Shown are 519 nucleotides from a PDB entry: RNA (23S RIBOSOMAL RNA, nucleotides 10 to 530) from Haloarcula marismortui. Ions in the entry include magnesium, sodium, chloride, cadmium and potassium. The entry is indexed under genomic sequnece for r-proteins, Ribonucleoprotein, Ribosomal protein, RNA-binding, rRNA-binding, tRNA-binding, Metal-binding, Zinc-finger, RIBOSOME. The work is reported in "Mutations outside the anisomycin-binding site can make ribosomes drug-resistant" (Blaha et al., J.Mol.Biol., 2008). It holds a match to the Rfam family "Archaeal large subunit ribosomal RNA". The family has 91 seed sequences and 2,955 matches in Rfam 15.1. The literature on the family includes a 2001 paper in Science by Yusupov et al., "Crystal structure of the ribosome at 5.5 A resolution". Its Rfam clan is "LSU clan". Rfam links the family to the GO terms ribosome and structural constituent of ribosome. The entry has 29 different proteins, among them 50S ribosomal protein L10E, 50S ribosomal protein L18P and 50S ribosomal protein L11P. Crystals were grown from: PEG6000, KCL, NH4CL, MGCl2, pH 5.80, sitting drop, temperature 292K. Released in 2008, the model rests on X-ray crystallography data to a resolution of 2.4 angstrom. It comes from the structure "The Refined Crystal Structure of the Haloarcula Marismortui Large Ribosomal Subunit at 2.4 Angstrom Resolution with rrnA Sequence for the 23S rRNA and Genome-derived Sequences for r-Proteins".
Context: one part of a larger RNA, bound to proteins that are not shown
RNA sequence: UAUGCCAGCUGGUGGAUUGCUCGGCUCAGGCGCUGAUGAAGGACGUGCCAAGCUGCGAUAAGCUGUGGGGAGCCGCACGGAGGCGAAGAACCACAGAUUUCCGAAUGAGAAUCUCU
RNA sequence: AACAAUUGCUUCGCGCAAUGAGGAACCCCGAGAACUGAAACAUCUCAGUAUCGGGAGGAACAGAAAACGCAACGUGAUGUCGUUAGUAACCGCGAGUGAACGCGAUACAGCCCAAACCGAAGCCCUCACGGGCAAUGUGGUGUCAGGGCUACCUCUCAUCAGCCGACCGUCUUCACGAAGUCUCUUGGAAUAGAGCGUGAUACAGGGUGACAACCCCGUACUGAAGACCAGUACGCUGUGCGGUAGUGCCAGAGUAGCGGGGGUUGGAUAUCCCUCGCGAAUAACGCAGGCAUCGACUGCGAAGGCUAAACACAACCUGAGACCGAUAGUGAACAAGUAGUGUGAACGAACGCUGCAAAGUACCCUCAGAAGGGAGGCGAAAUAGAGCAUGAAAUCAGUUGGC
Numbered sequence: 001u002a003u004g005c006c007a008g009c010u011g012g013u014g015g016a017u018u019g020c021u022c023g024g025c026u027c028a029g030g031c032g033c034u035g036a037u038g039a040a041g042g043a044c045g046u047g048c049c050a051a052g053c054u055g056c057g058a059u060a061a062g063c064u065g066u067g068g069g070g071a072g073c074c075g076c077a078c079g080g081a082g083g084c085g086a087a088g089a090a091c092c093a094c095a096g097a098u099u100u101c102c103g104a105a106u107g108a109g110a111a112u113c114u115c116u
Numbered sequence: 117a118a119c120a121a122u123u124g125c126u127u128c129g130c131g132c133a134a135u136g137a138g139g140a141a142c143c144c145c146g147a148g149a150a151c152u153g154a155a156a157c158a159u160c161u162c163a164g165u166a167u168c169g170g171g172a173g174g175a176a177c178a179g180a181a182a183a184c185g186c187a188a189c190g191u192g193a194u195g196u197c198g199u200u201a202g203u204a205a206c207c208g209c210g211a212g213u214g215a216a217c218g219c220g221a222u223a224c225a226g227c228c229c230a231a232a233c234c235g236a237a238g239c240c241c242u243c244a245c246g247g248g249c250a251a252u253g254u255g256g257u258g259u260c261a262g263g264g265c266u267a268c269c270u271c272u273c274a275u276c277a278g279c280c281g282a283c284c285g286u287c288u289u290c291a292c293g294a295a296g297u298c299u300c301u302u303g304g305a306a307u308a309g310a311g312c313g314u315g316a317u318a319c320a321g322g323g324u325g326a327c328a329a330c331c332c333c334g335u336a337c338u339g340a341a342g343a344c345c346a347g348u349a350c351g352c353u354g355u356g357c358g359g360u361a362g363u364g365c366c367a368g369a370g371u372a373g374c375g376g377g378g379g380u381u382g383g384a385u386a387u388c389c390c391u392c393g394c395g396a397a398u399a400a401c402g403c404a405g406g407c408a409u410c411g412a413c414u415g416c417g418a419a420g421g422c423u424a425a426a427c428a429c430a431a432c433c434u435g436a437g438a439c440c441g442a443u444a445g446u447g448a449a450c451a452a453g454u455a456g457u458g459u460g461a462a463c464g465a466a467c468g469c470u471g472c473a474a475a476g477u478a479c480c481c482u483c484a485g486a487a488g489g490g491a492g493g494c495g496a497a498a499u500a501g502a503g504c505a506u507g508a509a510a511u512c513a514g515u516u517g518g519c
Stems, first nucleotide, its partner, number of pairs: 004519009018505001019469002023440002025437006032429001033138002041102003044057003048080002052076002063096006072084003107115003116118001121135005142173001143171005153160001157208001183191002195222005205213002226422003229368001233256002237254001238249004262366002264363006276354004285344007296312001297328001298311004313330002315319001321333003373394007401417005456463002476504001480490003
C1' cells in the first nucleotide's frame, strides 16, 4: 500500500416522512317501488380522426317543445382540422320523440343468432 | 304470423284482461344445520341463528275482545318505545333459558258480511242496439250501543257511500344580497408586516400566485318553485241514530271439546302449532278468568271479512363529523370489481401531488439517432424537466478522515 473495516461528504437508488385531499367510514333529516305500453341486466353499435370511461340507440356524446340561462360552445380530454351560436347555442329543469339484439322473454329454435 | 304457459271474463275470437321478472336492506309465510357452550356428552345450548323454498309493500304484519283478571263499583282494537324484570316460568333443577298483565309514552278509528225478515226491486260489458250474470239468490234489511218481526215513542247528524279539497310544516332547488382590492416595506406573486379606512339581521365554508367579513362564489335577511304531508283535515251531498213492550224468528262444525303421536314455547297439569282418531250445544246456549269436575260470581260471543296513524330498512336526495388521510380509510381517491387467476362456482391487486403561469426547453454541436450527451433558453426554484412537492433508512458509485 492492494483486497478491506468504521464514520462522513457529493451524486444515485428507494419512497418513508411532513404538508395536501377529487375517496372512504359513520351518523342524521327527507324520500321510496319498477316490469308484457317488454323492466332491471347484458350484448353490439354510435364521434372527422376514437382505444378506455361516460352518454346515447340506425334520429345513436344526440332530435322537439316550454321555462330558466347566457356569449360563448363542440363530455371526461389542455391535439389537429373543421364546425355551431344574436334565427339566442352551450348549459339546467320539466315534458315529448327516437330507443338495435339478447334479456321475465312470451310464435319456434339458438352461447346475443336464426326459422315460418 | 304468434299474450308461449297458466288463468278470469267471454260477443267462446287471445275479443277484453291478469300472472311471470327486478330492487340496498327492511317485511310476511314456509324448510331448517353444525362448529360452539355445558370446560367430556346425549336433553339443553349455539338457534328458530346460518343457509334454502314461496311472496307483498313503500313500508309490511297486526287490529276493534268467545280480551284483561293490579278480582274490580276496575281497564277497554293494534303496533312500537320506556318500564314491569333477569321478575313469574323452563332446565342432566346443571350450564343456561326467559315472558306477560299493568304502568308512563307515541299515535289514535272504527267498521262490513253470513242469517232472520224481504225476493229480482240487482250487477257487468257496450255510445247504442244488444249480450252476459243472477231463484244453487243479484239486490234491500242487518251485524251485541244484538238484530229481525208485530205495536207504538221519538228522532236523525251515528254510521256508510260519494263530492270538494287545503293551510302550516318538512325536504330539496332557485332569485336577491352589504363593505378596500388604498399607502409604504418584503416577495416571483400580498391574502404578510406597518399605516389609513369600511360592512355586518352577512366574522359559516370555499376560491384567488402566502394568514382575505370588505378581490370572486357564497353567508344573514326577504322572497319564489317543486316534492312529501294528502285525495288527508276541514267543508258538503245523500242515508238515517235511538228508545219501550211482546216474540225460544236469526246469529259462521269435523268446529268447541277429548284421546294417540310429535314439534315449538318461559308456558310450568297452566304456550302456540301439526298429524291420526273421536266429537257438542244453539243465546232458555256457549267460551274464558294459568290442574280436572260440579255450583256460584265476573268477563266475553270463537269456528266470516276490512281498516288510517304512531314503528323497520336505506336504494335515492341532502346535510353532518373530538372518524381515516393513499401499506390508512371501502376490495376500489387512479383503468376497480379494472388488470389478472380458475373448466366453473368463485377469486382479485397495485398505481394520488411539475409550475403562479406550460412559460412542457428555440437555436447550435455531437450521434446510426424524434435516443442520449454537451452548450443554451424559461422560471423565485429545473437538485420543480414529465410516476416531475418534500425526498428518511436499508443500500450503491466516487471521495474525505481514522485504521